Released in 2022, the model rests on electron microscopy data to a resolution of 2.9 angstroms. An RNA structure (Telomerase RNA) from Tetrahymena thermophila, together with DNA, in which 170 nucleotides are resolved. The entry is indexed under telomerase, RNP, reverse transcriptase, REPLICATION. It holds a match to the Rfam family "Ciliate telomerase RNA". Its Rfam clan is "Telomerase clan". Rfam's curators write: Telomerase is a ribonucleoprotein reverse transcriptase that synthesises telomeric DNA. Telomerase RNAs differ greatly in sequence and structure between vertebrates, ciliates and yeasts, but they share a 5' pseudoknot structure close to the template sequence. The literature on the family includes a 1995 paper in Nucleic Acids Res by McCormick-Graham and Romero, "Ciliate telomerase RNA structural features". The PDB entry is titled "Tetrahymena telomerase at 2.9 Angstrom resolution". He et al. published it in Nature in 2022: "Structure of Tetrahymena telomerase-bound CST with polymerase alpha-primase".
[PDB]
Context: bound to proteins that are not shown
RNA sequence: CCCGCUUAAUUCAUUCAGAUCUGUAAUAGAACUGUCAUUCAACCCCAAAAAUCUAGUGCUGAUAUAACCUUCACCAAUUAGGUUCAAAUAAGUGGUAAUGCGGGACAAAAGACUAUCGACAUUUGAUACACUAUUUAUCAAUGGAUGUCUUAUUUU
DNA sequence: GGGTTGGGGTTGGG
Numbered sequence: 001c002c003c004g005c006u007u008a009a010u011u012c013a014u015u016c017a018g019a020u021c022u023g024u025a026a027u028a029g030a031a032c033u034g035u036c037a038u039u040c041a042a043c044c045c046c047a048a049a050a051a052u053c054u055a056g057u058g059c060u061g062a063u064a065u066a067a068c069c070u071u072c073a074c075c076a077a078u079u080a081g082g083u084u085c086a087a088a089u090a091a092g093u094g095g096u097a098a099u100g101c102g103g104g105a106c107a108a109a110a111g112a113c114u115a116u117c118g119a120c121a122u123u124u125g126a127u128a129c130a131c132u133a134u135u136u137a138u139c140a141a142u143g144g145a146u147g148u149c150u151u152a153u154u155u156u
Numbered sequence: 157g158g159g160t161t162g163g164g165g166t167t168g169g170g
Stems, first nucleotide, its partner, number of pairs: 001104005016034003020030002044170004066084004073096004079090001109151003113147001115146002120143001125139004
């Protein structure tokens, strides 16, 4: 990094309004019900820009005082070291994510494959179906494709 | 039996 599975429990709070209960100096306690809203929600003033964008470039000869490259999470600002029209190895912050479990040998220049396939696989085209950021079918042309074994020992 | 013009888009000052 990808994939498979799992990731927790009782109330932090209760506006507004209506209606009960108990206590007694206006304090408070207990329980219950209805509920966005004139069927809408959405502040205003001033100022800037305006192609029916398959339509537009001197498509670019340059300032080694330069332009690029490299860092075990990602991303964005801060330092060193190299290279010469493109290439491989680095050093301090800020912010954001971080459960467990299982897997991650084809590396590959090839060979033997007569195991497999007009029902294999691409490549550019055409024809249909689709189009607001479709994951297709057929045809034509064409050449490679799939799988296993050999250059291999979990002190991995 | 009909009937302003509802938007579309959204930066920067106050």